[PDB]
Context: bound to proteins that are not shown
Molecule: 16S ribosomal RNA
Organism: Staphylococcus aureus
RNA sequence: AUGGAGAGUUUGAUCCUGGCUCAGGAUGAACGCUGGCGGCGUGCCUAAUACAUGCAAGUCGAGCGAACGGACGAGAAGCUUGCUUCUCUGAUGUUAGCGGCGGACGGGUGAGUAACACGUGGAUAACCUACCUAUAAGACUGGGAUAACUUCGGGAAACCGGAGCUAAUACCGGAUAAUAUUUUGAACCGCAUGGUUCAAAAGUGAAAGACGGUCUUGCUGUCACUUAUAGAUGGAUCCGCGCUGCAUUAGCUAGUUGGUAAGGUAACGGCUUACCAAGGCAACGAUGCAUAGCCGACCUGAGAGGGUGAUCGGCCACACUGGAACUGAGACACGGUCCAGACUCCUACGGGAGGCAGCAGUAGGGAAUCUUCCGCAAUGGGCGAAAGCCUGACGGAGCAACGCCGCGUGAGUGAUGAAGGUCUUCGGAUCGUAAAACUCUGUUAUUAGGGAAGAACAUAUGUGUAAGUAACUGUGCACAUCUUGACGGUACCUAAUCAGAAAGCCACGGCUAACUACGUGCCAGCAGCCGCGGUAAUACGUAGGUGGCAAGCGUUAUCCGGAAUUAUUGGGCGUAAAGCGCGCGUAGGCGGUUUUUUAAGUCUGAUGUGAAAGCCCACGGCUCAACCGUGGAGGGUCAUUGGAAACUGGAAAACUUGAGUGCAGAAGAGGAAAGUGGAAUUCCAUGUGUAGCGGUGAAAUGCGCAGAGAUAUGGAGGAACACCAGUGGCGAAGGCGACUUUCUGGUCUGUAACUGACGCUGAUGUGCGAAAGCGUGGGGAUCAAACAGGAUUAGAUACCCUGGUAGUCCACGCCGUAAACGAUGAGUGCUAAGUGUUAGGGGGUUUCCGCCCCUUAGUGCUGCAGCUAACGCAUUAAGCACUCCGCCUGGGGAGUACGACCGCAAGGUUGAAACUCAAAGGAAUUGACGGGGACCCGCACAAGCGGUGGAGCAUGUGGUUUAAUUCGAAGCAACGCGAAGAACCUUACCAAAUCUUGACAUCCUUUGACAACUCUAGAGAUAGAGCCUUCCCCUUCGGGGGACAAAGUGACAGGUGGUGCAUGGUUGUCGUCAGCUCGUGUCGUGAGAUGUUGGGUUAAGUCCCGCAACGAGCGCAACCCUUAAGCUUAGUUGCCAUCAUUAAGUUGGGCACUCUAAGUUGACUGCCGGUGACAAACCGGAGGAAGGUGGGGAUGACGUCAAAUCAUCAUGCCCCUUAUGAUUUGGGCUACACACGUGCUACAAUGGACAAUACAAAGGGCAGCGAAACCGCGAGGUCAAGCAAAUCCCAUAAAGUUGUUCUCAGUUCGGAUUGUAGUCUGCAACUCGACUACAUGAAGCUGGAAUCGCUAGUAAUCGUAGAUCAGCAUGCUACGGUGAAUACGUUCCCGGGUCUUGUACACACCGCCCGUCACACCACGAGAGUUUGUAACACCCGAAGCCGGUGGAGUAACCUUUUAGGAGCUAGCCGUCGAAGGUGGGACAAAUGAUUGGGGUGAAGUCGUAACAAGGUAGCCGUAUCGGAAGGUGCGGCUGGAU
Repeated sequence: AUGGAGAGUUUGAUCCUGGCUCAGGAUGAACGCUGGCGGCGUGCCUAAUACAUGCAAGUCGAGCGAACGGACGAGAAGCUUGCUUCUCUGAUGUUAGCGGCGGACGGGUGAGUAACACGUGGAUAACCUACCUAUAAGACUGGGAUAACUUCGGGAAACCGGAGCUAAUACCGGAUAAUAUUUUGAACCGCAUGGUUCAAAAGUGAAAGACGGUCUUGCUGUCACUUAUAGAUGGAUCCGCGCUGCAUUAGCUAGUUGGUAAGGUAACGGCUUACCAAGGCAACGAUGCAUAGCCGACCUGAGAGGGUGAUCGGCCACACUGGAACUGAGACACGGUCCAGACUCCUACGGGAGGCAGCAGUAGGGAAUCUUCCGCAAUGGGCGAAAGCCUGACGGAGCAACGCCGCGUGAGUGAUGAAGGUCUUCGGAUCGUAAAACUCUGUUAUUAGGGAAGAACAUAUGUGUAAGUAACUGUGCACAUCUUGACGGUACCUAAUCAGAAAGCCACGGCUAACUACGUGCCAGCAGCCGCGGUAAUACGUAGGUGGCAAGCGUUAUCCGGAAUUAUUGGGCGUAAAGCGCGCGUAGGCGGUUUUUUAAGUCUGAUGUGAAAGCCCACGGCUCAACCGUGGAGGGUCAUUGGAAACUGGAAAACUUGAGUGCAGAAGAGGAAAGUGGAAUUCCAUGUGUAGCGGUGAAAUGCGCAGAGAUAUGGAGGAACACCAGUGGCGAAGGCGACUUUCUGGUCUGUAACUGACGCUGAUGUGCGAAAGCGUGGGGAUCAAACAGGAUUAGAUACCCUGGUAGUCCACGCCGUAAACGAUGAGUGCUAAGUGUUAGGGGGUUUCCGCCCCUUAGUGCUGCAGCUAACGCAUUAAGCACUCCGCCUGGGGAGUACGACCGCAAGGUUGAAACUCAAAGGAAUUGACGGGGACCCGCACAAGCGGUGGAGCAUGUGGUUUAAUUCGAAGCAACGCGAAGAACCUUACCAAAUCUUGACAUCCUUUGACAACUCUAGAGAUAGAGCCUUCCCCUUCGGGGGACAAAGUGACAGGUGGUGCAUGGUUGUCGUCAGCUCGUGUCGUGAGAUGUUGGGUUAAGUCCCGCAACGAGCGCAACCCUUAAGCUUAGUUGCCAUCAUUAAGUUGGGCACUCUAAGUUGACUGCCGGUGACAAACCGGAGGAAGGUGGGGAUGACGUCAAAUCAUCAUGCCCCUUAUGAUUUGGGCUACACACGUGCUACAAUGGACAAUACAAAGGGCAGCGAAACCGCGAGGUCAAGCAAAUCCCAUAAAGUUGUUCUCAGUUCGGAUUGUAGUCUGCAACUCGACUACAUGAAGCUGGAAUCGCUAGUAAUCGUAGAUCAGCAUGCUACGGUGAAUACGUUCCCGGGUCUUGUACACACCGCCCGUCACACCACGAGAGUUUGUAACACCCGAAGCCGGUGGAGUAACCUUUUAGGAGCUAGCCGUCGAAGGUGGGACAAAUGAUUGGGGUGAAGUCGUAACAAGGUAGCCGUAUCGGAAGGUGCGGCUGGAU
C1' cells in the first nucleotide's frame, strides 16, 4: 500500500447463481421554475452548411525617377497696395511607379489521415538554412531600358488593347582571390567509405545613398553589398517501441520482390527507365474493409489504471473543388497566378467579378452555445535609425448562475393564547418567544463627493566611456531631465440612508430524517424497486408543519466509483452458463532428473534522468477564496554506465522411473474373409380330415369345405443363431455376441535388458461416426411407417387386432447429426479405510485343484479429511498442487435473418441484431392433490325384514293464479322446511274505510289534568253527541312526590322495508372425526425435523417395553343423570302373607314384612389358569347382581362450509314520516293442468266383524276431570260429587285368545268422493272446523327400476295420554304392549381417518398451463420496381501541362547575326503520361415500394386440454413421417422414470 461497506430483486418459506435497478460523483450540459452583488473561468458540441456588408499585412525620400499641390526669394505690379497671376530657390507631403523586404507571421479548422502521423529513444560517414551574431575576402568596370509624360482606341461600365519616351542602392556584360571544382599522394570505421592538410586547369562578387565632420571625403558609422568559416533557427531524411476493430476479410504484391547502369535530391534508392530469378509479403491475420488527427493534458480509480480534448499547450493536415507551376532562403502560397469544374453576383448585354474554417454579423440546422462592441495604453510582431502604419494578434468592455469563491434574503426583547387552522372522545398545546410593539446595526443596497495603482520601459531629453574615430554623430553602456493609458473616474475611500428592496424546490408509504384533514373511489393520477387509489389513501389531487440546503431546486441524457457481471492482481466449465460425440493429429504453447560457462532475462550500484496548467512537500500572490509563482523534491521508471549465476536463454554430459525398442505368457463380442449345424414365421405337397381355424379387454373383419391350419421319417425358402451371458472382457468413440479357421489390431502382468526423456495439449487437417433419410442388388419370411379391415368406447380407423408398402436384414454410396452423458478435456505429484471381482507374476499349507495371503494393472461396492449452494465426490475425487487447449459470462428473440462453408438431396454446419422482460435458473423445505402403492373404521356394502314410490287422501313445498294464494328456505344440512291449532286476529299480503308528534314508548311544557260508559249512521275500527270536571295528606296556600294525555312544538315513533356478505351471535355439517397445541434439549448455513413412534395388546393421544428425550397440555373414559343388582331410613293417603266386618270401607290396628316413593354404594380382565411371555395385555373360565367402560348420553376437541336469519331480536347503512306506520273485516294464506316430497289407510281369512276378557305405563288438572246417576244408535250434551292430593277423574286400552259369517275378491275386507242430522266450542263455520248417524259407498291386490332405515325390545306392529291451543293434527314429546332372521366375509364399492411416493401447484386443482382460431399496437424480412450515394475498372476524348523530336515565319546590355538562313528560342507540328469529364457495364451501400410472412406486446375475445399428480395412453435427444397445430408413429441412444 491514506482505499475496497452499499439498497433491492426469483417463494408458501430458505441457500446459491444471475443479470437488472437505485443510493455517490462529475457535464462546453441543456430544460421547467427561481433569482443579490462582486472576484473569477468557459464560451455552434450540430451544417468542413452557404454567405450581404464592414475588415482584418504591411513596410520605407535616409533608394530614384518622376509628375501634382506646394511653403519657399518671388519682379514689374493684376494698381482692386494685394497677392505669388510670371520666373526660378523649391522643402515637406501627395502620389503612383520602378525597388528591397514581407507574403509560409499573427489568426482559424480537424475533413482527410489507423499512419513515422504523433509521442518517445536514437542516427545522418544523406542534411539544408534568407535574415541575426561573430569570423575574414572586399566593394573595379561599362550599362540599355523602364514605368512615369506624350499619342490612338474601347466601353455607363469595370479595366484594357497600341505608338514614341524616363531614374536608380533596380537591372545586365568584362577580369579579380577563396575548404568551390575533378586530376595526382600521406588520416579510420560504417564494406561503401571519412580525415585535413595536400596541389593543380579553374571559379566572381561589387550598392550606392542621407549624412557626424572631414578632404567638394573616410573608415563607408548608418544599411547594406558579395566571397570562405562558424554560432543559431526551423525543417528534411533513417531505424527502435506505444499506437481501433473485423478471417461472417487468407493467400497479398508483379517496377512488385532483390540486384544491374542513367538521372537528382541538401542526399538515398524500384523513384522511373533497359536487364536478370520469381521472387518478396504473409494466419504473429500481409491484404482489404470500417472507424478516428496524434501526444502532452483532463478525469476518476487502493494500486494494477484506463475513458475526455470544449479546454490548455506541442506537433501534423486544410483553406469552393481538383490539377499544374511560378516567385521567394523558406509555398506548390488561407485576403498570389494559370487550367478545369461547380455555385453566386453586377451589367448600359460589351464582358466584368467572388470564394467568412482571419473578427463580428446574417441565414440555416439544432435543445443550445457571445456585441454587424472599444482601444492598441501594455505586450508581441512586421518594414523602417527612429518617428509612423498594421493589429478583428493582443489588452479590455458586453452577455449568459453555464460553472467556481465569498456576499447576501439582517437583531435584544416581550403572551406557552393579541386578532389565527393540516385536528378535537375540541380542553388544547398551538404556525408560535412567530408576531404585532420596540432597542439597534446599515454586507449589499440609496447617492454625492475625493480616486488609484497598473501607468515602467524606452525614443525624444548633452557630458561622455568602449570597438574608438583623421575628428565627431552613430552604435552597446551611467544619468536626468519627459512621453502616453482602452479599461476608467470604473474599481477604492468618505460620509448620509431605512433594519431598507432578496431565496426557491421535492417528498412527508419502507428504503429516507420531513403527517395530517377535504375530495377521491383502481378514476383522476403518482411510480428509483416493493407498490397507493375498489367511499375510512399517511402514497393520488387538494392545504399548515417540517426536512434536506441554499440562488438554487428538480428533470432529462452522457463517463466513473459503488462492482473483483471480464474476475493478472481479483471468475467458472457433473446437475445453474460454460468438454465437439469421440478421437488421432499440423502449428502453437508448456514440458522429468542431476553437475560446469554467460551475467543476456533476474537483481542491484555511479550519474544524466523523464514533460508546461495536470503531478510530492513547504511558502509567496490573491480581503478569504476563486484563481497565479516560488524552493528543492526528481524521478524512485529511460539512457550513458560496472557487475554478480542459484533460476531461465544459448554452450558442452549423464540417469532412468516417463515414454519407446526387448524377452515369458493370459484373455476375448476388436475390424475384414471361408465352413458346420440346430430351431423357428412363410410357401408348395403327401398322410389326415371337416367344422370351424385364426384374432379379440369385448366380439368381429379375416382365413374355412379347394381341405384352410394340423400332423412326422421326411421338401424348400427369408434371416439370425437362447445355453457358456457377467457392477464380465476388448474398442479412442460410434461400438463390439452360435461358433471352427484365416489375417491382424490392441489390452495387461512379470523380468525389467536397452535409447538416454525421445512427453502432454492438441488450433489446421484427417478419420470413425448410432439411428433415421437420399438411391442400387439380393428385401417384403417375420416386423413395419403410409394405407387397410373389424368392432369397442358416449366418441374411429385411437388404447385391441392383424394384413401389409417402402424402410426393413446385408452388401453397394453417403449424409455428419443423439441424453454420442461418467450430463466431469487431456498428462503428472500427494491425503482414512474396508469390500468383492478380470489378467499376470509371488507364495504358505496343501487340495485331490482347494484354503489363506503379497503385488501389479484394473473391474466394482460401501465408506475420513477436504469440497460445494446442497446433492453428492472422496484412488475408477467434484480433495490438495502443476502444464496445455477449448468454452462461458441475463433471458427471449435465437441456433434465428443474413452472409460463408458443406450436402445428391434431406438439409446440415457456421453464426447476429433490432426490439422487448428484469426475471430466468441450480439445489434443498412445508403443504396440495393423485386416475401411485399401502392401513384401519362405519345396516358404507353384503347377510334379513319391511316400507316409500303401487293408489285414494291430506300436508306445504315448486309451477300457475290473484290486488293474497304472504316471506324466506333448498344435495346429505330444503321437503309434513321455519308454522307446537290460519271464521276475526294471526297476516307478515292486498283492497275499502279515515287518519298521520299517530293503535305506540312517551320526554317537556298549556299541565286543556280522564267524553275512564253509551244512542245514531257506517264491513268494523270510525263521524254528531249527555259523562266517576278530578284525587293520596299538611306546612295552613289549594300546591303536588302518584295523578288522563284534550293540545302540542322541537321531535320522532313504525318497520317481517332491504341487507348474514357491517356484524353480535347463533346453530346444523365434516363428526364418532380423534385428532389438535407448548417450554427446555438436540440437529440443520436455513426451508425444517424429534416428545405421541419400532415389537406386542386393545372400543377412541387407551397400554407397556424399546426409542435423543423430558417437561406442559386441550378433547380423553366414567365424573352428571340414570337402567338394573344391592343394603339403610321412614310405613306415609301408597302395599294384604298371616288377623275378620273383605263391600279387599285394601277399614280397627294402621297389616305394612315384602313389593311399593325419595336419599347410598356396589366391577375392576380388582379376581384364578395361560402360552403370553413379561411386550403389556388379551384369551380361557368361574368369582360379584353385573365381565370385561355391565348400559346410555354429554361437554364434538384446536377447527371447516361467509351453510341459513339483519322474517324471532339487535344494529353499521339507506330509507320510511298522508305511509315501507297503519287501523279495522272482505277476501286469501288451504286456490288449480300440476313435478317432486311426506305420512295416513286399505287391499283380510296368520283376518274382518259380533260380543267378550284383559293387562297397561307415562302424563294432565287452578272451578277442572268428567267418572257416575246420565239423554240421544251418533257426534255430543243436563248438574251435583269430590280437592289441590302416594289418596280425585281419564280408561275396560287394545293387539293375545275365545263360540260364529265370508273363502283368499274390489265381496261382510275399509270406506276416498260427494247429500241429509245442524251433535258440538266459539260476537262470526261458503271459501276455510270436527264428528257417526243416516245416504254415496271408491281406490285397493302388497306394488317395477329405484330408495329408505332396522344388527333386540331394535325393525315392524297395537296404541295411551301430554304440550301449541276460543275451534281444529296423518305435525310434536314421552310411555306402555307384541316381538324376527340377521354382519358368511371387506374380496368389492362409498366415504372417514393413517402411512409412503410425485409435482411447474401455492387462492395449491374450483391451480398452473399451453397451442389453435379472432382482434388491437410495435419491430424485422421479402416484393414488381423506383430513388440516392460510394468507389474501382474499362475504353474514349481529354485542358493546362509533362516528357521527349521536329524545323519552318519572328528572336533589344551577350553567340550566328543585324537576311535573321543555320544552333537554340516564341511559334509550328509529332507521340508518352494526365485531373476532371463522358458514358459503359457491373459491384457495393442506403432509401422507398401495391402487397406479403415470420416475430413481440396487449386483450388472452375464442376452442381444446397437450405438459406438471405412473396429469387418465412415463419421459428425452438425434432422426423421419403425417396432422393446421397440439400431437401421431418409427428406428438407434440416454434416465433426467413407475413395477